Notes: Large Subunit rRNA, nucleotides 369 to 1129 from Giardia lamblia ATCC 50803: 705 nucleotides with solved positions. An Rfam search finds the family "Archaeal large subunit ribosomal RNA" in it. The literature on the family includes a 2001 paper in Science by Yusupov et al., "Crystal structure of the ribosome at 5.5 A resolution". Primary citation: Majumdar et al., Nucleic Acids Res. (2023), "Insights into translocation mechanism and ribosome evolution from cryo-EM structures of translocation intermediates of Giardia intestinalis". The sample was in a buffer at pH 7.5. The depositors describe the entry as "Giardia ribosome in POST-T state, no E-site tRNA (A6)". The entry is indexed under Ribosome, Translation, Giardia, Eukaryote, Eukaryotic, Macromolecule, tRNA.

Context: one part of a larger RNA, bound to proteins that are not shown
RNA sequence: CGCCGGCCCGCCGGCCCCGUCUCGAAACACGGACCGAGGAGCCACGCGCCGCGGCGAGCCCGAGGGAGCCCCCGCGGCGGAGCGAGCGCGAGACGCCCCGGGCCCGCCAUGCCCCUGCGGGCGUGCGCGGGCCGAGCCGCGGCGCGUGGGCCCGAAAGGCGGUGAUCUAUGCCCGGCGAGGGCGAGGCCGGGCGAAAGCCUGGUGGAGGCCCGCCGCGGUGCUGACGCGCAGAUCGCUCGUCGGAGCCGGGCAUGGGGGCGAAAGACUCAUCGAACCGCCUGGUAGCUGGUUGCCUCCGAAAUGUCUCCCAGGACAGCCGCCGCCCCGCAGUUGCGGCCCGUAGAGCGCUGGCCGGCGGGAGCGGGGGGCCUGCCCCUCGCCCGCCCCCCAAACUCCGAAGGGCCGCGCCGCCCCGCCGCUGGCCUGGGCGGGGCGGGCGAAUGCGGGCGGCGCGUGGGCCCCUCCUGGUAAGCAGGACGGGCGAGGCGGGACGAUCCGGACGCCGGGCCAGGGUGCGCCGCCGGGGCCCGCGGAACGGCGUCGGCCGGUCCCGA
RNA sequence: CAGCCGAAUCGGCCGGCCCGGAAAAUGGAGCGCGCCGGAGCCCCGGACCCGCGCCCGGCCGCCGCGCGCGGCGGGUAGGAGGCCGCAGAGGCCCCGGGGGCGAAGGCGGCGCGCAGGCCCCGCCGGACCGGCCUCUGGUGCAGAUCUCGG
Numbered sequence: 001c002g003c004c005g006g007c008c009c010g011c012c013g014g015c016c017c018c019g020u021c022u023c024g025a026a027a028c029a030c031g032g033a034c035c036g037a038g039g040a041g042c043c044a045c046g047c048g049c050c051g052c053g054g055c056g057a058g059c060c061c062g063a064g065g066g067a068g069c070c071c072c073c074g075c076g077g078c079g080g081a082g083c084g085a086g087c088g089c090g091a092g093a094c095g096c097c098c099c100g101g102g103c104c105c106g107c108c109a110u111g112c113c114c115c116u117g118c119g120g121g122c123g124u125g126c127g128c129g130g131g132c133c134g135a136g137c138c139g140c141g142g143c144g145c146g147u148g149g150g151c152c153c154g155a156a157a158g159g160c161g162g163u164g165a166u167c168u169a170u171g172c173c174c175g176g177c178g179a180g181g182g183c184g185a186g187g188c189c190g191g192g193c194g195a196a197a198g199c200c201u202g203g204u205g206g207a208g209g210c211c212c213g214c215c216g217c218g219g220u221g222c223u224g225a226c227g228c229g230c231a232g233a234u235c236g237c238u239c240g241u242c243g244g245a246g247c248c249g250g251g252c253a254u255g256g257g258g259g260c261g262a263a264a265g266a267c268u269c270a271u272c273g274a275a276c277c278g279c280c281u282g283g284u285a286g287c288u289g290g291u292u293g294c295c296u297c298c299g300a301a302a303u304g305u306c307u308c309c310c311a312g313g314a315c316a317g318c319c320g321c322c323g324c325c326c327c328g329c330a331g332u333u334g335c336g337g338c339c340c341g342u343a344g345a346g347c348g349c350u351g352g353c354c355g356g357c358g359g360g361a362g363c364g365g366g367g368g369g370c371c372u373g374c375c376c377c378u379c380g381c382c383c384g385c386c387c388c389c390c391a392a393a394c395u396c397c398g399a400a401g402g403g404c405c406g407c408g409c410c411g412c413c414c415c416g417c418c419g420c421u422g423g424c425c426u427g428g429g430c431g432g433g434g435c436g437g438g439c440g441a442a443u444g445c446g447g448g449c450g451g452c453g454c455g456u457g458g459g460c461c462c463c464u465c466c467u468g469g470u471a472a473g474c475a476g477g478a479c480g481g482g483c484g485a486g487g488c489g490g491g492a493c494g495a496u497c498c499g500g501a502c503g504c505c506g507g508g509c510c511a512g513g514g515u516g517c518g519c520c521g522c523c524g525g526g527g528c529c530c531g532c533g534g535a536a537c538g539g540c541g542u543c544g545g546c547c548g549g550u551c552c553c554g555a
Numbered sequence: 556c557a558g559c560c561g562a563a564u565c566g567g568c569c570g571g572c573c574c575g576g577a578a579a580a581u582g583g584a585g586c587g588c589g590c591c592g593g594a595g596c597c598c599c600g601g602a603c604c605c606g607c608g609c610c611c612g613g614c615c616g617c618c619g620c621g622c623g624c625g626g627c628g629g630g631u632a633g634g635a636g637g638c639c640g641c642a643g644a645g646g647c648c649c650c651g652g653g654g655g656c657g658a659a660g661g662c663g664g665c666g667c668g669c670a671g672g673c674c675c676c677g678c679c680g681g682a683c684c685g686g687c688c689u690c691u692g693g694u695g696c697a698g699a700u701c702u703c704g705g
Stems, first nucleotide, its partner, number of pairs: 002015006017032004034705005043148013058078001064073003082089002094101001102132006108125007151290002154287001158280006169254009180212003183208001187204007216241003221237002224235002256272001258268002293638006303316005317456002319453008329444002332442002334407007344397001345395002350391002355386006364379003409437010420427001459483004465477003488499003503614007513604003516588003522601007537575003541572001543570008615628005639695001641692008652684002660679005666673002
């Protein structure tokens, strides 16, 4: 000795690791040793709209056929008429364009008149689609969706047809195999008894899903070794069993929702709570990961309604492109007219609330002089005056702050028209002509409308008011701004704080924050002083107050 | 109770710095060193430092324009336009494009372009290769527990 900048070049300054989900990644999230090559919105068809090109009430390489090749000829279809379930019926009235209005056509009524009569015509009266001097048709290109493996890879599964019992599990068949010990079953024999029945003793004998133990067959512990192993299950000791419901070899049988199972959902060839191989199948995924050059211009949303929705969509909003068209325009203030019930305030109203002063019809109790009795007084009670504190679901009143509408055309005069309105010569509307007056708040500024899509529909912070929880980097709301998706400087460090919101630069200015030294940049003056997240609470600490008493009549 | 040295006292009630109230686990965080009649706090002054923020000059683009100039430039998802590059196709390359008088490819070095990228030089290499115009697409890779090879 990484990069970027300045310089002769090793010094100063600045630099976290990308991609990716995410509100937020340097993250103790995930993927990434390294390098090369390969690697992901293609095509078809349908639809919507746009641009172009030909022709135009038309338009058209359809299949085809022409000793024809890109030439020639070549139908449907689509359009030109709609509307009504249908029988059916069937648009002209204006018009640069657009837009409303008016009418016409159909459908649903209604009322009149009349032929060739549930037929025709004529007037009305709602809604809905169409029309009013046709705009289409065919090609080509784009965008975006839809359907197909369909941007690329990925399930746990389901199905169809096959292949396996060398392993293992159980059955059959044919073979094979079991060291040595210990215990000592019936049966039997001798002797001793006994009236008999039977006993007693010493042998013999060899019985057992008996015991110990070798090989075998299992596998208990060590929680041993090993654990990228000797080994996808081994090894060492220690074990359980070892004539048995024993073990072992060969043949054979049973096959996949089937077998087999002294049952453990075990076993069925390192697979089993449903084998394996191929195929349907590149099955499907609202779910993860990735998705390939550059510059420029514009640039979101995390919201609303719904949905078996809440990991997703659709419609609307924001936003991009494409435009088209000409009217005027404002997240503003001033002025005018309406609206509101929040804070405050109050307790009149709806309830809460603490005690005083009264005046008595009420003995509510008492204390009680009374034949007794409310005939004797006292508090309660009832009102009355008051008063202490209150409200979300209280309002006498009532803000700030918000909302809504207005600020150019006024008059005068005459008619016109109206199955509409009135006693009327009344109106109300809607038109035309004259005749007077003018542009009558500030400020900034051109507006208006469509077409076609895309993302987004997990948001989070800082203020400010909140609900709620004891309270949080807590959980829900809202005005604005911010981050998201905003570089840069500061706040030591911090996606949101304080400033500033970005082409590439050279000067100057200077915001916010600072100015002993790191580390750019400061001094001057006045006051204060034992710098410390923090509370009630203390301090004869040191300053500065604010009110009281003594003080030469000597505290 | 007096008299002197004798002149200020005695109370409440306070706030601005402090000091107590103020205890926890790696060693440690007024950012660090430190300062403390400050390099601390509270004020009133003049300064300085510095975000292309502002201003003034150039340039580059964009959008406008009495065509002389004028304003302006961030950006995720997303949309638009201009292009760079690849591999083929139809043409062109004024005596018929470039090539054994050295093609493509590779390795280093300039130059041009905001960049995608291009061009030329030297060396290796050893036969093919283009620029423009129109057309086409199986057209650009740092990732995908990517594939394969090293």